[PDB]
Context: one part of a larger RNA, bound to proteins that are not shown
RNA sequence: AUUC
RNA sequence: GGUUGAUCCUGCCGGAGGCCACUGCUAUGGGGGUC
RNA sequence: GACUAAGCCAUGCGAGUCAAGGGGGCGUCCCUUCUGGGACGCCAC
RNA sequence: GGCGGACGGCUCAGUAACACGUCGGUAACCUACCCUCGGGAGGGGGAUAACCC
RNA sequence: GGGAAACUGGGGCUAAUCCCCCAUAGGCCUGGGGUACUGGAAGGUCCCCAGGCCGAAAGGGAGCCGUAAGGCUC
RNA sequence: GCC
RNA sequence: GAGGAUGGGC
RNA sequence: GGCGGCCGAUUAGGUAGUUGGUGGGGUAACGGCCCACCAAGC
RNA sequence: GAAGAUCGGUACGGGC
RNA sequence: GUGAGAGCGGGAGCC
RNA sequence: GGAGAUGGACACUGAGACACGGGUCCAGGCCCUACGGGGCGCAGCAGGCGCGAAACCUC
RNA sequence: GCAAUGCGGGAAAC
RNA sequence: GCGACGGGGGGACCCCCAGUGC
RNA sequence: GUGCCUCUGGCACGGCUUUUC
RNA sequence: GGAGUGUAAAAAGCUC
RNA sequence: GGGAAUAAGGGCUGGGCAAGGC
RNA sequence: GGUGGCAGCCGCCGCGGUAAUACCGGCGGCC
RNA sequence: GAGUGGUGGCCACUAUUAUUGGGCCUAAAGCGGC
RNA sequence: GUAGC
RNA sequence: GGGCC
RNA sequence: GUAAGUCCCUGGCGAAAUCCCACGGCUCAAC
RNA sequence: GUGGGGCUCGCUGGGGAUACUGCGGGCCUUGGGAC
RNA sequence: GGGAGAGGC
RNA sequence: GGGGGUACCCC
RNA sequence: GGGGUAGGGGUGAAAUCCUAUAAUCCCGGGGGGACCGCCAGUGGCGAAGGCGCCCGGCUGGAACGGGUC
RNA sequence: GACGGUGAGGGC
RNA sequence: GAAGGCCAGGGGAGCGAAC
RNA sequence: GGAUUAGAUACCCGGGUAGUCCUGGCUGUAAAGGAUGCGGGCUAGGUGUCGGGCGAGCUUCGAGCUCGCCCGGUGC
RNA sequence: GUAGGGAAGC
RNA sequence: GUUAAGCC
RNA sequence: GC
RNA sequence: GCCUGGGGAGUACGGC
RNA sequence: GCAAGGCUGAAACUUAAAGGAAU
Repeated sequence: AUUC
Repeated sequence: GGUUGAUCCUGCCGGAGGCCACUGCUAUGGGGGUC
Repeated sequence: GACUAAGCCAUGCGAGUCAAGGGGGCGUCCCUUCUGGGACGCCAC
Repeated sequence: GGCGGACGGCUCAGUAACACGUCGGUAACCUACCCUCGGGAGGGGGAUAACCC
Repeated sequence: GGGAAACUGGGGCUAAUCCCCCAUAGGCCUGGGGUACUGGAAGGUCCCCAGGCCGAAAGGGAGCCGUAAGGCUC
Repeated sequence: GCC
Repeated sequence: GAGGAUGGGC
Repeated sequence: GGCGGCCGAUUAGGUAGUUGGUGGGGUAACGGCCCACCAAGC
Repeated sequence: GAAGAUCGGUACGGGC
Repeated sequence: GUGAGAGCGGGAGCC
Repeated sequence: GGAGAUGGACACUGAGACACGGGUCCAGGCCCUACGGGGCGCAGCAGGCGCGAAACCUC
Repeated sequence: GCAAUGCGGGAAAC
Repeated sequence: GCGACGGGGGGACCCCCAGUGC
Repeated sequence: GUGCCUCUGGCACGGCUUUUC
Repeated sequence: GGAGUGUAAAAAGCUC
Repeated sequence: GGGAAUAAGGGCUGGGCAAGGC
Repeated sequence: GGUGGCAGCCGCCGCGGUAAUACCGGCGGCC
Repeated sequence: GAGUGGUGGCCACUAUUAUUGGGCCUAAAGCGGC
Repeated sequence: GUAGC
Repeated sequence: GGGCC
Repeated sequence: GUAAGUCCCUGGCGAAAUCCCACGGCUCAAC
Repeated sequence: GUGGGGCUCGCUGGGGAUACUGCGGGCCUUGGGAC
Repeated sequence: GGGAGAGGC
Repeated sequence: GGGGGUACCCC
Repeated sequence: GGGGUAGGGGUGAAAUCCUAUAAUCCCGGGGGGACCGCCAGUGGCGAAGGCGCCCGGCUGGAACGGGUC
Repeated sequence: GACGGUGAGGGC
Repeated sequence: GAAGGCCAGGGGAGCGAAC
Repeated sequence: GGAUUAGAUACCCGGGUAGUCCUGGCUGUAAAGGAUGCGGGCUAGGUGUCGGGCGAGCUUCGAGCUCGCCCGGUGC
Repeated sequence: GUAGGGAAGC
Repeated sequence: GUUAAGCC
Repeated sequence: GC
Repeated sequence: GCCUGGGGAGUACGGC
Repeated sequence: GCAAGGCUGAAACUUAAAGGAAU
């Protein structure tokens, strides 16, 4: 953390 | 994380977060609430 | 005590109030004074 | 005798329906308690509760 | 008095803001006329005749005055 | 307080 | 009696 | 009264006071709410 | 009434 | 309630 | 906002009910009785039984 | 426990 | 007058602020 | 605070408050 | 462990 | 007023995933 | 330190066959 | 950390429901054809 | 090729 | 679901 | 050509609680 | 608690705009048909 | 209009 | 609708 | 029907089978039922399935060229 | 002179 | 709308499920 | 029925019914495959082949041959 | 077979 | 890979 | 676009 | 129009 | 549908792979  | 002696895919399963209901162990306090 | 049981319940309580709507009963007082009158307290209707 | 007891309190059974939400109608309807204005309160009868047997 | 109870019978005697009756106000229907009103629009409201039905009340209670009568407030 |  | 208001019905 | 909000087609036909009207009854009120009659509508 | 009738299943609807 | 959001799921406690 | 008062159906009074702590009958479940009869239904606050993994003081 | 918020009753206290 | 409401009692109901020393 | 140690902590000595009880 | 204040009266809380 | 006096447990320890090659 | 394909652990992959970092226990540690 | 585990349920994870925004030659999937 | 788009 | 008024 | 969809402006609405922000009151906070 | 905003995915009384879609009319040939 | 084709009966 | 082509089988 | 004698067929090898009632093989005739060899081509035509001898008739579609409707 | 494309059911 | 299969009537050379 | 084999309900061999063929119907199934639904616009080329058209050159004047271009099919 | 696409075969 | 299994 |  | 991990299974029940 | 068959078409339960291309 609008992720792996 | 998991298909292969090794690789790349599809695909599902499982980890990792939040909320509610029961439940094992354990427990020093005080406030507020529509429990 | 929402999930199954809107299943069943002992017991106690959870709707009473008005005397300034009305007639009464009991008590106290003030008495006229056998008469009968006036009150404030309680009670039920 | 008068008023209230049809509100509050509890539950989600039933209901896929004008039950609910919202916007509009009742020119098709009822309403004790409350507010305002305009008027009235004339004459008679009758039981019974309480109380007593 | 009856009945185990739950409940409940008969007679007498009473009051009310209890109940009932009469009158007048008033409500509801229909028929014929005028258009005064609110409404966006009158099967509505209002006014004048006619036939009918229904059909009110507790001047009670309290207090203060007032000789009385009567007056004031709730 | 009543209609 | 005429309106409101309050709680509803449809 | 208009509008809005759920799944099943291994459920495809449903309705017969039903849809509408003409006249009434009843309701506090409009209304098949109910009744008589007329059509086949929904 | 295939723009899902009728029937069946489930469920009080909304603010949240 | 959850999710960045679109959305998905619930609709007992308060009105 | 809507429904229900053990499951139903009815009515009286009241402006308001076909009315949880008013009424009648049926169906189910109970209670008192002197056996003739008479009453009750906490989905109200506490409390009890049952049911279940599951939920409190008879102030 | 009706002392606070309310409801019913009462002219009011209650 | 009101088991509506208000107050307390039991309960790891939900949030907020702390301790079990410096 | 000081001093020791197998220094994210324990022990010894001397003090200081009391959220809590 | 005590005193006030708190509360219908108590309790909790609050100040010492 | 008295006095540190009354107060820490639960899971985990191969990766994913922080933690021992005893 | 103990058991030795047993007892057991394991959401998934996997561990255990007498040298088990993976089971039980002690002492350490990580949230 | 006065909490920390276990089980069931919902969302995210999941662009495995795809309007935003998924795929269908050989992996699931183009109607046999008009 | 009919409704739909 | 073609272009213009 | 019309303003049905569409866009802009303006009246009546879509209760409260709940959600976000600022300030104020319980020590701050939750409320 | 006092104010501002949001939410109830929207409904409704009016005024304005005409690019796109819808509707009505006219004019075309590029798509598709006929010969 | 001129041509192409195992299109069909 | 009408004509053929080899091939194959039988007499 | 004529000729002609002893095998023919078949398999990796065989065997079943045909053959002396004259088989395999050759020649002259008759009859029947399927199929259109090479040419033949990631050639052609059809929505697809499918469609190859020649000639006549009917008939579907497509491509090209069209200042056509 | 827009008569077009695809086509749930249905037909060949 | 290949092949295959079924019903009714024909045909049947060569292949050839079953046997 | 004959072979092979441990067995051979088969592969091999010799026979053979249904069927394969025509007519009127039913069935509606395939690896029915380009395992690729259909209409439209755009995104380098090169090289075969089929049909039509145009231009040029040959010619035995052929509905013939060669080359280039446009359109529509069909391959690498 | 270029650009480009795809897990790659293509 | 213009007969897309590219973009719309 | 279906 | 079709697909939402592999089997069960294109099976069981129902309908045409 | 004469039949063989055709179309529509799930659940309980079981499983950690099944499947594709390429070295």

An RNA structure (16S rRNA, nucleotides 1 to 879) from Pyrococcus furiosus, in which 847 nucleotides are resolved.
An Rfam search finds the family "Archaeal small subunit ribosomal RNA" in it. Gene Ontology terms of the family: ribosome and structural constituent of ribosome. Clan: SSU clan. The literature on the family includes a 2001 paper in Science by Yusupov et al., "Crystal structure of the ribosome at 5.5 A resolution".
Among the 60 different proteins in the entry, which are not shown, are Small ribosomal subunit protein uS5, Large ribosomal subunit protein uL3 and Small ribosomal subunit protein uS11.
The structure was determined by electron microscopy at 2.59 angstroms resolution and released in 2025.
The work is reported in "Pan-modification profiling facilitates a cross-evolutionary dissection of the thermoregulated ribosomal epitranscriptome" (Garcia-Campos et al., Cell, 2025).
The reconstruction used 169,992 particles.
The depositors describe the entry as "Structure of P. furiosus 70S ribosome grown at 95 degC".